[PDB]
Context: bound to proteins that are not shown
RNA sequence: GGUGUCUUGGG
DNA sequence: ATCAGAATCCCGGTGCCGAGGCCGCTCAATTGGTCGTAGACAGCTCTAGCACCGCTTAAACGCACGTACGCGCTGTCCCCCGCGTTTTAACCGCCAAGGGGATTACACCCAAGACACCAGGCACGA
DNA sequence: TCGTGCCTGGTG
DNA sequence: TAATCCCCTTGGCGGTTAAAACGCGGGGGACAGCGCGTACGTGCGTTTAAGCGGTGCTAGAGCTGTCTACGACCAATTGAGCGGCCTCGGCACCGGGATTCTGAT
Repeated sequence: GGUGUCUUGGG
C1' cells in the first nucleotide's frame, strides 16, 4: 500500500 | 589739454575634439600591344586688306559773352541712438497624466468511481 | 543484410 | 463580477533667458532758403580733317591632297588612393589685468 487528474454527489 | 571711467585688448588656462597620422584594402592608372584617320604639312588661287590721293564739305575750335545751376553758408526742426524698461520667441525640463497594460485574486469539508505513451533512432542476430 | 528490438527526445 | 498596482508613453504646462519691442529726448544730422559766381551753354566765324571714290595691289587667308603618329582601345597588375581608427595639441572661451577711447571736464 500508489499517486495524479477529471466526474457525480452529500452538508 | 585732462581725469574718470567704460570698452576693448591681451595673457595664462584648460579642455576637448577634430586634424592629422596611420593602416589594411582594390580598383583605376598603368603597361603593353594593335588599327586608323586627323591633322601637320605642302602647296594653289584669288580677295581683300592696305596705302595713297584728289576733291567736297561738313564738322570741329576758338572765342564773346552772359548767366544760372553748384555750391558754401545759414537756420532750423525732427526724428534716429541709445540706453533704459519690459517682454515675448524660443528652448529644455517633467509631473501628471492617462493608459494601458499586466497580475490576481474570486466559499469550507467530505465521500466515491474511473482513468494515464509515440514514433522514428541506432544496436543486435540467425 | 533487413527487419527486430529496445529506445530517447519532443508539437500543426 | 471585477477593482488594485505597476510601469510606459509623451504631452501639456511651465521656468529661463535672451534677443526683442517700446520711449524719450535730443542732438546732431537732414532739408529749405540765400546769395553769389564762376564755370559753361550758345553763337559765329573761322579753319580742318574726315569722308568718299578710284586705283594699285599683294600677304595671306582660303582652300585641297597626304601619311603618320599619336591616339582609341584591350588584357594583367598593382600599389596608390581610399574607408576606417586613434592621438594630442590648437583654439574657444574665461577671468586678470592693463590698456586705450571718449567725453565731460